Primary citation: Shen et al., Nucleic Acids Res. (2006), "Structure of human tryptophanyl-tRNA synthetase in complex with tRNA(Trp) reveals the molecular basis of tRNA recognition and specificity". Solved structure of RNA (transfer RNA-Trp) from Bos taurus, 75 nucleotides shown. It comes from the structure "Structure of human tryptophanyl-tRNA synthetase in complex with tRNA(Trp)". It was solved by X-ray diffraction to 3 angstrom. Ions in the entry include sulfate. It holds a match to the Rfam family "tRNA". A reference for the family is Hou (1993), "The tertiary structure of tRNA and the development of the genetic code", Trends Biochem Sci. About the family: Transfer RNA (tRNA) molecules are approximately 80 nucleotides in length. Their secondary structure includes four short double-helical elements and three loops (D, anti-codon, and T loops). Further hydrogen bonds mediate the characteristic L-shaped molecular structure. tRNAs have two regions of fundamental functional importance: the anti-codon, which is responsible for specific mRNA codon recognition, and the 3' end, to which the tRNAs corresponding amino acid is attached (by aminoacyl-tRNA synthetases). tRNAs cope with the degeneracy of the genetic code in two manners: having more than one tRNA (with a specific anti-codon) for a particular amino acid; and 'wobble' base-pairing, i.e. permitting non-standard base-pairing at the 3rd anti-codon position. Its Rfam clan is "tRNA clan". The entry is indexed under Rossmann fold, LIGASE-RNA COMPLEX.
[PDB]
C1' cells in the first nucleotide's frame, strides 16, 4: 500500500404512495406527602464530507475522513 465493512434523530438500531419504529432518554401537565408506575401530550441539526449517476436517493459510482475486519505463523 491493497480489499472488504460500517458510519441515525442525545445514545441503540430500521430499504420512500397510509402514521421513518422507539431497544433508552429528554421534556411538559395529571395523580402521589416525595421520588417510581400509570395516563396524557411536546420537542429534538436530517443524509460523516466533497464531486457526480435519476424524474427522485441515506439506499449507485467516484473521492475522501473515521471506526472495524482482512492479506506466504513470524521480527
Nucleotide at each position: 500500500g491493497a480489499c472488504c465493512u460500517c458510519g441515525u434523530g442525545g445514545c441503540g438500531c430500521a430499504a420512500u404512495g397510509g402514521u421513518a419504529g422507539c431497544g433508552c432518554g429528554u421534556c411538559u401537565g395529571a395523580c402521589u406527602c416525595c421520588a417510581g408506575a400509570u395516563c396524557a401530550g411536546a420537542a429534538g441539526g436530517u443524509u460523516g464530507c466533497g464531486u457526480g449517476u435519476u424524474c427522485g436517493a441515506a439506499u449507485c459510482a467516484c473521492g475522501u475522513c473515521g471506526g472495524g475486519g482482512u492479506c506466504a505463523c513470524c521480527a